[PDB]
Context: one part of a larger RNA, bound to proteins that are not shown
RNA sequence: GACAUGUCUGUGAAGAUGCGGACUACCUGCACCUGGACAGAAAGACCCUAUGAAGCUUUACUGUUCCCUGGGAUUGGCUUUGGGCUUUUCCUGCGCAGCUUAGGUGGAAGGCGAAGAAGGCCCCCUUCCGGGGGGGCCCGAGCCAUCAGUGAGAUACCACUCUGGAAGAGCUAGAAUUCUAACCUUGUGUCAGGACCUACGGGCCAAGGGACAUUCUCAGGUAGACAGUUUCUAUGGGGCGUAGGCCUCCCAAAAGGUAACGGAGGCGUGCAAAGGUUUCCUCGGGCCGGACGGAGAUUGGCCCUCGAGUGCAAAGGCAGAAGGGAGCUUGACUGCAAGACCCACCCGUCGAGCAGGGACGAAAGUCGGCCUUAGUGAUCCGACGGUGCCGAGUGGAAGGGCCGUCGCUCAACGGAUAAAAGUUACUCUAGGGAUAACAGGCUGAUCUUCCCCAAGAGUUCACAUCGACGGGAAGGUUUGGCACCUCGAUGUCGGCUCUUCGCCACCUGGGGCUGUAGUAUGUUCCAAGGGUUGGGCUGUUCGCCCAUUAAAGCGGUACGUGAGCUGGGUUCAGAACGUCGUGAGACAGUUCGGUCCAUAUCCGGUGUGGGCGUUAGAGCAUUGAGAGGACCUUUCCCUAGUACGAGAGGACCGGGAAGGACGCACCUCUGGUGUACCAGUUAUCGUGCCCACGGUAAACGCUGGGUAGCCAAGUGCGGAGCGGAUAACUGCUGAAAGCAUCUAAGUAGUAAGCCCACCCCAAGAUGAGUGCUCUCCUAU
Repeated sequence: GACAUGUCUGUGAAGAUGCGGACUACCUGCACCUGGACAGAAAGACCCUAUGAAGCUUUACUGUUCCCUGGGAUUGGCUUUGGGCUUUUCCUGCGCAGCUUAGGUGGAAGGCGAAGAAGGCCCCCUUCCGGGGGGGCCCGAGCCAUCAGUGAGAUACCACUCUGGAAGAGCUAGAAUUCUAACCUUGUGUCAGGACCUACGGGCCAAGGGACAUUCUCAGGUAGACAGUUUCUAUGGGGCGUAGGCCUCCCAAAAGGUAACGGAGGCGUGCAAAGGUUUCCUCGGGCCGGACGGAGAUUGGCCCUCGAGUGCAAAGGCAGAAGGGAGCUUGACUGCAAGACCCACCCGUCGAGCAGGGACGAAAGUCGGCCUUAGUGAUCCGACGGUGCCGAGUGGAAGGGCCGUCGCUCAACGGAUAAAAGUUACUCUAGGGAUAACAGGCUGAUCUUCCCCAAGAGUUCACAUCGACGGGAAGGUUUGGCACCUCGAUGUCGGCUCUUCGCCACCUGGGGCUGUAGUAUGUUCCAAGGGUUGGGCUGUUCGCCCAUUAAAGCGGUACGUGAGCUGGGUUCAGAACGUCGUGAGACAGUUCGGUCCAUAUCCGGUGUGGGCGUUAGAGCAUUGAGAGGACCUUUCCCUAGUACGAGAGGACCGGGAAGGACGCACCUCUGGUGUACCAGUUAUCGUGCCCACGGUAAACGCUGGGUAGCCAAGUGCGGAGCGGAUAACUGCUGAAAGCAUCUAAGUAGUAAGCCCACCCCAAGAUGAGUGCUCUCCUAU
């Protein structure tokens, strides 16, 4: 979708009108009711996924803007003070030798003096206070270079420059101030067209700032203020953690291979020798002797012999060794390479041999790193050394290529980018039962309930009553594990209403045992018919408490029941407290506030008709297959204060009593209602007016009464059986098994449980029963 659309249990994608077996069921309306059709409604709003979207945040990445700061343009002018650099010229520059307040070096021996001199007067420059250097002149033309002290010789002449400084000249720059003419700003200051400007602005004098400021460009800083994004995967649902590459062992199932959030460890190197080769050596642990010296250092002997060592985890290896020592060295070398292993690709691994040039050895030979397996990253790009290989007219060069090499915790380690974090309960889209929360299912660890053992407790005695250490079961109500149906929706707790069922029995019936005197228990067997209160507190189920009581059972039914109800709790938006968060926001932490749909197609139910059937048709009366309702419980009194008991207390059995809940029926009594009826009374309107009535004051204006009906709080009635078969149990007779034994033959007591009986229905009881009685003419 199509519907010829039952119930039960079983089955199945694990919850069937459709599949299997049963059971039930004439066909068809109408009224009522909502348990099911995983009823309808909205491609779940929760959860998770997508290298989806969007908001919001910040010490995420990258930028943008606001703002600040410098260079330059706009952009001018003088003036002084103390910057750097360039030439003239002039000084200066005392570790120690010591007449020398000499830095290194050099043309090489007369400069200079009458181109007005030695010594000195007083001031100036310098000053590590040793003694330089010098203005003028009384004076008046001398002074002196090797020589002796030194790492050097005399600024006697003079060539070139380091140190540190004094005058001028250039060269710019840094300043502070002012100026004014750019630039900025002011005016109820003035100036007018045909007329106003105390109306914007325009012209003119002016006033105040002032080359700053503003504006343009360039540069550096500096606001999530604003923008684009980014913010991994695994995962026994996500998150929280843990891990992500490589090597060894196990798991791995004797080829190799092999998964898990299976069990164990390591690596991201080290060594110039721990390499290569030539020769030599045998460790480790014990026992015995020996100074300090002991279980142990060194030295000798003995004995198993490879349990030692092998730089670093493990496995596999390694004897005169691959382990330990020594000599000499660099093969830790260029050019290669037949051939194999390993594999999706990328990558990795072993390599005989040849060529050159060496190493070590007498030689044969051995050497292209390590006893082997870990010590590691591709590509793009850049970098350094080598090289006529190219080099855009041609010669060059710039720039490439080629060979050797360097630059990744690219560790999320086959590496998305050179460069990236958070939050959303304000949210949205695409999807998912591939993936959680509710439900079922599997499972039954945990839970619930039993049982075996028996240590021991119980005056004595495991087994009246408990039962340690341990063992074995069922149940599927708890808390889990799994992720099998359902994400194009199956509404989550508690309460109300209304069920039903299970027994693992709270009470009520009937029992065994008792550490049962009786009463009242304890324990446990049978039994699920009936019942299992009313409140306080909490959203609460649960729980505690008060007052009761025969008792206040425990569970299944989508933790029964929201197309029956409720909305207090919990899963939306608001707001707050504590806390976590730099922040947005967050927290089975807390608090206040917060929209619960529906006219029943079908099944299913409660009622109630119609058709047809029942064999000719009818009206009456019933029979009962079958099916329902009801068989509940309390104290009191007598028995009897008897039995029992020292007393205190106080029955079994049976017979009476008035109730409780529950059901069936009724209205005489008590009443409720009684918009039908009667009475009072407010307001106002109508009846012409007073009188007296009527209307309205929703679907009585408001009260006060009330017959019938209907109702209970009122009245009646009910639950009864010496009927049957049973359950636990108690027996009789009685063997197997000369005895015993409730049993194997037989049989008796014996429960609110089961069946008849009570009460209502009932032959649609298609199995359609039975009885009595009536009717079978014609167009009627």
Molecule: 23S ribosomal RNA, chloroplastic, nucleotides 2032 to 2811
Organism: Spinacia oleracea